Released in 2024, the model rests on X-ray crystallography data to a resolution of 3.42 A. This is an experimental structure of RNA from Streptococcus pyogenes serotype M1, together with DNA, with 132 nucleotides shown. The entry also contains CRISPR-associated endonuclease Cas9/Csn1, not shown here. The work is reported in "Trans-nuclease activity of Cas9 activated by DNA or RNA target binding" (Chen et al., Nat.Biotechnol., 2025). Crystals were grown from: 1.0 M Sodium chloride, 0.1 M Sodium citrate pH 6.0, 12.75% PEG4000. The PDB entry is titled "Crystal structure of SpyCas9-crRNA-tracrRNA complex bound to 16nt target DNA".
[PDB]
Context: bound to proteins that are not shown
RNA sequence: GUAGCAAGUUAAAAUAAGGCUAGUCCGUUAUCAACUUGAAAAAGUGGCACCGAGUCGGUGCUU
RNA sequence: UUAACGAAUUUAUGGAUAAAGUUUUAGAGCUAUG
DNA sequence: CAATACCTTTTATCCATAAATTCG
DNA sequence: TTTAGGTATTG
Numbered sequence: 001g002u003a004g005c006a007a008g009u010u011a012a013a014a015u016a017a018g019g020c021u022a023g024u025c026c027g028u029u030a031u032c033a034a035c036u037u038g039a040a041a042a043a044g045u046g047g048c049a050c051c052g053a054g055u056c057g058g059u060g061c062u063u
Numbered sequence: 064u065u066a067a068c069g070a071a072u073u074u075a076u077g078g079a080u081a082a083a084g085u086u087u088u089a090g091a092g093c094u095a096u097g
Numbered sequence: 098c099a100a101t102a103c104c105t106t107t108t109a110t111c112c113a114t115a116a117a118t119t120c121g
Numbered sequence: 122t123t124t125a126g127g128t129a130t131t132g
C1' cells in the first nucleotide's frame, strides 16, 4: 500500500494580521480621477461659434 | 413628525448578550497480508 | 497559458436614540 | 440575498 472489521456524538485554542494609548480599549461604515499648493481640512488648474453624428469629427475667429 | 398631542411600523446610529460554523491538536483503531 | 469549474460564515435575543412614514 | 473576483486543475 490493499482487502476485512471496530469506531464516531466530546473537548481545548483561535476567530479579521494586529496596534499603543495597554483600556475587561481598538482594528471591515463613511470619504477618494489627475496636476500644482498643503501635516491635513481644503483651495487652485482646462477660449468660443457653426456645420454635422456609431461612442466625437471638421472648419472659421481669438489663442 | 402635524395648523396641535399620542400611537405603530420601518430604516439609520449605538450598546449588552447568546447558540452554531470553520481550523490544529487531544480522545493508543485493530486483524489477517510484505 | 487560456479556458473550466468551484468557491464565497450564519443565525438568534434584548435595551436605547433619531427621522420618516402612515395611522389615529 | 446573489456578485463577481480567487483559486486550483485540465486537456
Stems, first nucleotide, its partner, number of pairs: 002095001004093002010089006018026002020023001034045004049059003068121016100130005
Other pairs, nucleotide, nucleotide, family: 003094cWW016027tWS019023cWW020021cSS033046cWW038040tHS047061cWH047062cWH052056cWW073115cWW098132cWW099131cWW105125cWW